Record summary: Shown are 1780 nucleotides from a PDB entry: RNA (18S rRNA) from Saccharomyces cerevisiae. It was solved by electron microscopy to 2.2 angstrom. The reconstruction used 300,118 particles. The work is reported in "Regulation of translation by ribosomal RNA pseudouridylation" (Zhao et al., Sci Adv, 2023). An Rfam search finds the family "Eukaryotic small subunit ribosomal RNA" in it. Rfam links the family to the GO terms structural constituent of ribosome and ribosome. It comes from the structure "Hypopseudouridylated yeast 80S bound with Taura syndrome virus (TSV) internal ribosome entry site (IRES) refined against a composite map".
[PDB]
Context: bound to proteins that are not shown
RNA sequence: UAUCUGGUUGAUCCUGCCAGUAGUCAUAUGCUUGUCUCAAAGAUUAAGCCAUGCAUGUCUAAGUAUAAGCAAUUUAUACAGUGAAACUGCGAAUGGCUCAUUAAAUCAGUUAUCGUUUAUUUGAUAGUUCCUUUACUACAUGGUAUAACUGUGGUAAUUCUAGAGCUAAUACAUGCUUAAAAUCUCGACCCUUUGGAAGAGAUGUAUUUAUUAGAUAAAAAAUCAAUGUCUUCGGACUCUUUGAUGAUUCAUAAUAACUUUUCGAAUCGCAUGGCCUUGUGCUGGCGAUGGUUCAUUCAAAUUUCUGCCCUAUCAACUUUCGAUGGUAGGAUAGUGGCCUACCAUGGUUUCAACGGGUAACGGGGAAUAAGGGUUCGAUUCCGGAGAGGGAGCCUGAGAAACGGCUACCACAUCCAAGGAAGGCAGCAGGCGCGCAAAUUACCCAAUCCUAAUUCAGGGAGGUAGUGACAAUAAAUAACGAUACAGGGCCCAUUCGGGUCUUGUAAUUGGAAUGAGUACAAUGUAAAUACCUUAACGAGGAACAAUUGGAGGGCAAGUCUGGUGCCAGCAGCCGCGGUAAUUCCAGCUCCAAUAGCGUAUAUUAAAGUUGUUGCAGUUAAAAAGCUCGUAGUUGAACUUUGGGCCCGGUUGGCCGGUC
RNA sequence: GGAUUUCCAACGGGGCCUUUCCUUCUGGCUAACCUUGAGUCCUUGUGGCUCUUGGCGAACCAGGACUUUUACUUUGAAAAAAUUAGAGUGUUCAAAGCAGGCGUAUUGCUCGAAUAUAUUAGCAUGGAAUAAUAGAAUAGGACGUUUGGUUCUAUUUUGUUGGUUUCUAGGACCAUCGUAAUGAUUAAUAGGGACGGUCGGGGGCAUCAGUAUUCAAUUGUCAGAGGUGAAAUUCUUGGAUUUAUUGAAGACUAACUACUGCGAAAGCAUUUGCCAAGGACGUUUUCAUUAAUCAAGAACGAAAGUUAGGGGAUCGAAGAUGAUCAGAUACCGUCGUAGUCUUAACCAUAAACUAUGCCGACUAGGGAUCGGGUGGUGUUUUUUUAAUGACCCACUCGGCACCUUACGAGAAAUCAAAGUCUUUGGGUUCUGGGGGGAGUAUGGUCGCAAGGCUGAAACUUAAAGGAAUUGACGGAAGGGCACCACCAGGAGUGGAGCCUGCGGCUUAAUUUGACUCAACACGGGGAAACUCACCAGGUCCAGACACAAUAAGGAUUGACAGAUUGAGAGCUCUUUCUUGAUUUUGUGGGUGGUGGUGCAUGGC
RNA sequence: GUUCUUAGUUGGUGGAGUGAUUUGUCUGCUUAAUUGCGAUAACGAACGAGACCUUAACCUACUAAAUAGUGGUGCUAGCAUUUGCUGGUUAUCCACUUCUUAGAGGGACUAUCGGUUUCAAGCCGAUGGAAGUUUGAGGCAAUAACAGGUCUGUGAUGCCCUUAGACGUUCUGGGCCGCACGCGCGCUACACUGACGGAGCCAGCGAGUCUAACCUUGGCCGAGAGGUCUUGGUAAUCUUGUGAAACUCCGUCGUGCUGGGGAUAGAGCAUUGUAAUUAUUGCUCUUCAACGAGGAAUUCCUAGUAAGCGCAAGUCAUCAGCUUGCGUUGAUUACGUCCCUGCCCUUUGUACACACCGCCCGUCGCUAGUACCGAUUGAAUGGCUUAGUGAGGCCUCAGGAUCUGCUUAGAGAAGGGGGCAACUCCAUCUCAGAGCGGAGAAUUUGGACAAACUUGGUCAUUUAGAGGAACUAAAAGUCGUAACAAGGUUUC
RNA sequence: GUAGGUGAACCUGCGGAAGGAUCAUU
Repeated sequence: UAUCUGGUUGAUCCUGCCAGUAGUCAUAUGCUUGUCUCAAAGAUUAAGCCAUGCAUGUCUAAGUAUAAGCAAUUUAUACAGUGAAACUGCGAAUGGCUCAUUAAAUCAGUUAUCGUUUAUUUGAUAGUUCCUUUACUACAUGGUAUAACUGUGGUAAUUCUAGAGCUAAUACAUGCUUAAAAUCUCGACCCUUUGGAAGAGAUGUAUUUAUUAGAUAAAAAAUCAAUGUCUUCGGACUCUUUGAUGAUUCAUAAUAACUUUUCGAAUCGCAUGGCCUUGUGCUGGCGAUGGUUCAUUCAAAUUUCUGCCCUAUCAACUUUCGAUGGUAGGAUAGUGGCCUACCAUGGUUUCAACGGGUAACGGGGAAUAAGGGUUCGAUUCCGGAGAGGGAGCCUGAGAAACGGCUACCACAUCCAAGGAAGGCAGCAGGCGCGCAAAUUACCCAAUCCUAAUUCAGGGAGGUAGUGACAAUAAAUAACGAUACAGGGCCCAUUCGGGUCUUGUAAUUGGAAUGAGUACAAUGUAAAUACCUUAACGAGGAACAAUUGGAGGGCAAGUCUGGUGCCAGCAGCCGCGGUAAUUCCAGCUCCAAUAGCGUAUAUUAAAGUUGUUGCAGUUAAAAAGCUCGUAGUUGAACUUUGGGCCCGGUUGGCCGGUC
Repeated sequence: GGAUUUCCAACGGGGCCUUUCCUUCUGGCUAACCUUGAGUCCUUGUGGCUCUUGGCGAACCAGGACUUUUACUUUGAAAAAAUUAGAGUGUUCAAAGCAGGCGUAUUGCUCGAAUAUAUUAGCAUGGAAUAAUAGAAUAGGACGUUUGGUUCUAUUUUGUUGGUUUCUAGGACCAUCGUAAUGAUUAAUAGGGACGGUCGGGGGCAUCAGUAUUCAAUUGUCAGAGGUGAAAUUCUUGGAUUUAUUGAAGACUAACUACUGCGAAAGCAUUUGCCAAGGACGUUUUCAUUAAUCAAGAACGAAAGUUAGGGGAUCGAAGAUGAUCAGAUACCGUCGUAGUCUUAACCAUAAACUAUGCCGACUAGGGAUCGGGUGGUGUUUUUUUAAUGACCCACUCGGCACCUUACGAGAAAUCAAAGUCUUUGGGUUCUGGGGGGAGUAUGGUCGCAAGGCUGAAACUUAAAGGAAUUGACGGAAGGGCACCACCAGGAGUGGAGCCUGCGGCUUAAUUUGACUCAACACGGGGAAACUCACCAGGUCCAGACACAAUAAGGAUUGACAGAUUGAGAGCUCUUUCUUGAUUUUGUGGGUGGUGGUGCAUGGC
Repeated sequence: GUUCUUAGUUGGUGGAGUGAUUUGUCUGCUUAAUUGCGAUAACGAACGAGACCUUAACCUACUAAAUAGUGGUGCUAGCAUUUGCUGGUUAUCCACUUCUUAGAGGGACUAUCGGUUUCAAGCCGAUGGAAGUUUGAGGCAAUAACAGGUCUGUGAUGCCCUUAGACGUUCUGGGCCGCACGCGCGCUACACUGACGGAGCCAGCGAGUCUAACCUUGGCCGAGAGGUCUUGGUAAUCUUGUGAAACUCCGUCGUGCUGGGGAUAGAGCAUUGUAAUUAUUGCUCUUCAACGAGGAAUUCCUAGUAAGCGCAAGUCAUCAGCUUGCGUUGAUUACGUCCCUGCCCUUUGUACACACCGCCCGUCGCUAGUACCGAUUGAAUGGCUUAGUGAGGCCUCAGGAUCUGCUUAGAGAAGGGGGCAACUCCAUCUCAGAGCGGAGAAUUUGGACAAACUUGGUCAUUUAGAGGAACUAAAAGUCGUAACAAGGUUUC
Repeated sequence: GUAGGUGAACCUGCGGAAGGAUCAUU
């Protein structure tokens, strides 16, 4: 918070800018700086370079304990407690940082997955494990091979490892044991056929393919391969299981097979109840951890519509090495030229394609603003991208990961010269760059996150330090008595009267308090501080406020000394050449005030960008003229009028509730 | 003066009726029950009834003989949190934060952590004005109770399983009957087109004429002729210029010619013919939105200029030459190439101007004028007047303009548009954003070139500019006045010698001020001294006053004589007398000054 | 003093304009005048002009005069004559005011008449009148100004300078005057409209001493200038009737630079003053120049004026050839115009307002700055990219150090059970070696992905450059004057 | 505007404008 003022003239009115004016979570810098609260902070210039230290690890009753570890232990001579190391498992794909790339790209809102992947969470889910069963393999439980460890070493050096000897598993491989039939396949055995049966095999779940079902509109039949299960043998037959979706080749089910055959518990803690052929027999609980598949949760990837700044001194672009579509295949988790082969000639564009620029990450937002607008958004949240630059890949549910690896390029460390090790746009810190940005601090107490997990860890985060970025509140005095004002009333006559002291006496008085300092308590993970508080703490209360100014704009001197077109001032108009209100000073005054100036930018002012809302006779500006495409714009006309009913809202009258 | 309420009114929604779609067939709704068998036991009302006489079962579920599309607007929803606005709450206040509050603090009770906005796109929904779009025209149209045919699908069943089937059922198309008001908006003081009689210096081609200019040939006569402000240059007794007759060439189109015409503008003026066009008017013609303005894109586009032919009379960038002047490489004079003209191509620019884009509407009065039209028992000529023409009057459309006024506008000048603007919006194109740098540089593009179109920046700057006012000025126009102007004249001055002032020169100094009128017999300026300010010299203080020293063992003063001096100045020396805080020295501070500044002033 | 002695200046109310401003305050006519008459969006006013004031001219009308004058004459007096000319006195007289003086008044107002005008303002003519040009001439005299003059008028004055070896003041001397020359105001002339000699002979305005030697009559002396002795006057008294000059008359001269002119110069006599030389001035005699009427140019003037002629005053001891006044003599010409000059007004143009002695343009020249063009196959950085070479992992064709399992598998010797004598079955220590299979490192083929480097291409930004050519700023540079006025050739 | 020329501002030709020094000759 809808505001303008100075400057062109001798004066005038305009146009028109220059200047002033006010903000800015808007930067820097100058001067100054007492208190409390709040708290931004190496973005800009260099996603430039980094010494050093830290930032990712994790163990419960519940995977592996012979530490030759400590305590020693609860029958505890298999173990039993705690438990380094090391296997195993999980995590390290989160966080945190930065904004370099990036202009229908990111991203915002809104869609889709009937086009996919999904560790974990939660819920649900597994009697089928038989090569070709008329060749079943410990299940009271398979096997070796390794770590840590023992010991012997190499190397200047590394989070280097070698040789030899041991030994585990929820590591790594193997491997059995559980109903009941049903339905199909095959098949020795049916004599004039609407003539059926012993006996074997298969059928869990995944994989892959093929095929099938997955229905549906309310009425009836007459013959025909159809006496295929029609019962007084031509006595007109009791029929239809089947979910969802807007939609499917969906869910699911069925059949024939297929597979370097997936899974279907060889695991762990606690308690150890019940039973009878008392065998250390049969059953049995509460959990842990695993595992298939489907759901779910967390997601992920892709994806629909519309929306992005300047530029035409960018008008055509893509299509050779895919551009645009088709078919097939490959690849992918999956769709798709994603890729390949063949084929077609498409696809975008003056409604701005393509290109160029960006001192562009996008958004939520920020500043200013009457309204409309303008500028900004590196940055506390969301999304994206990156980790010196590229590319590539391993493990994993998940990374094209960088406090993972591989290589190259650039930089660079150590070296005994043989080699070896690197990546602060994590935190702190250094250099450099610059107008421009803080501690190599403390802590997991909180917020949360990770892990086998109540416990460990977390520079994530919090705490304090620096800090006049910005913001909040708001000390630097208050009150008396003595001096003169004077505004008074009975005409203070000429002033007293118990007038009324606002202002002056560098007097004078006693009060009041925190800035500061500290017992303490509080605070805090521990502290610092704040809040509170005992004792100290103002007289020049030196416990002393500044920054700019004093011609105009624009509030405030024609005071004094200096200088004499010099020095300087002055955003602009202008001051200064001997009376300078403008310089240099002193005095006084003004403005804002713990803040006040300066530069740069941006907003308002600017109706000097204009949609609202400018101007174009002469101030700048109507193309010399006409045609004309895209654009914009474009005469009038089509059911009006009346009526009925419902029907929400103010009060409007008991004011008999003074 | 605070419930309640058809006492109602005013707003706002819905349904129905008036010719009134709200599509649709399958089936469960069973009407605010169309139609009240049985029953009006409330002391009268038009606000309150029971198994209902097959009862439009139209009061919602999931599939069409089912879909005109779109913008716009309403509501809803969605648009993370923080942030913004904002509700509550004494963080002691406040910025903030989301807390907190109340007891019986004896055994806990309780309020919160709202709400709005969040733009476009998408989603659902109501509305149906506005603005687009679509429909039935060779009917290939709709309605459909009808009648066919063709094709497709299909349950209950047939007798059960599969097929061929019949009826029936349901898409679709098609044939042939019906039905109907069967179906095409105006005619825009929009536009296009046709038609009519016109109008025009609109254009192209050709054709014709006119004088004039230049030149040539004949032609007379004789000194000059040209040109200017004045001259030169140039022609000329060999005949110039001038006179006359006749030719040739090229250009131009006078007068008439105007506040008149036509054209898109640029432009366009002798006749006649041919050709295509055009505006306006008239119109009870036609079409029916076909239009307005327009990036890109194109046609035209004065003059000058370019290329190549032709022509080349005239005038005439260049050049020459004669003048003028300081110069004149300008104006003036005489020649003179290019050019001027034309044809075929270029170029594409002007103060290409109304410095005013185009289209549309409206707002005030007037007269004139051009083109067309309409109407007067209006004139006029032609036979006397018919008519026609021409003219007059009155209207009307269109046009070039003008005048008055200022509604209104503007800064004003001015403007009927430059109006209908802060009471700001009819449509649309272009352009500008202080002055320069600069229409420069660069790139592009066009052009043979000249150049055109497009077109910055660095830098620099407080103004530039517009319109008007007052003045001043003008080798601008007019009017006045005046013997410090002139006319008619008088006396003169300027010439001589002297006088006097001024400049210069000289000088020791020749003191100065004033320099058009408005300095120069002026400063009252006729200076022997003085005046006097200048030059060469010599005295004096008439340097107050205050302070610090100097002094009464004398701070100071004055002198005869001589030297010295222009001097009978004791100025200064020699000398020794005199005098007595009256002075001396220094510091301040005064005083005087014909010293400066008249550009610091007063007065005059 | 000048604009300007021109006629101009200003506001109140009203009207116009946003405004600065404008109207009034003007087309015309008229006047010396913005003086008026009129016109009229102006009306009524003020200043200036005018009025006024001073002076000049008139007054037989008033007041009066021994400081003015006149007539008579008491009193005379001198004449020539018989009254003409004159000298004298105002208690040694009377009278008066015309002339003179100055107080108060009067008088003119352009009057009357005619003409002419828009019949008005006015103008013109005639008559009358002392006067008819604003009656003549002056004094005063508005607003706004000028860098006009004066600081050398001021004991007006700011500031600066100086102030004792003075820029104060005084004294002596000198200069102001100096003289190849240029210009202005003037005096005297160039002759007979004269000079010279003699004679005649007439003004007005002034000034003047005891507040010390001023104005000076008269006598005398001297050629003169002057001197000297007295006088009167502080002034209508006396100088002074200022007896002025020009002028008039009679003579001389006689057109000759002459008896025009009188410069220059010599000698001398005086006066003022302290002082006279550079001569103060005067006088006398002598010298006797130019100059024969004046160029281009230029001044003043319209009636008692021009011109001629002198006089007084200022200055002043002395000195005027100057000025301010005064009178004497007294023309010609025109009563106008806008040609020249100047000033004012109106319209107009303006880019001027330090106002035309304004403003302003460009080349060239110095300084500085900014970019531009520019040989240099310039250079630097970055982006993309054609080709070539190509790390690395991944997939794939292979390869197969070792490192292992089953069935085995054969030999040299042992233990255990069995004909028990050899012979036989299973177990172990040793090693080949092979049917078998799995795992598997180095190495490796071919692919896709593809870093990276080399060269080349292209795009972008920045940048060096001899030299060239611009722009801008910077104050006072050089050359012209292109524009603004008709800018002097209208501008564009 | 265009073209040529000249130390320089500029000059000159051809067409144009008045923003002129003319709104004006029934």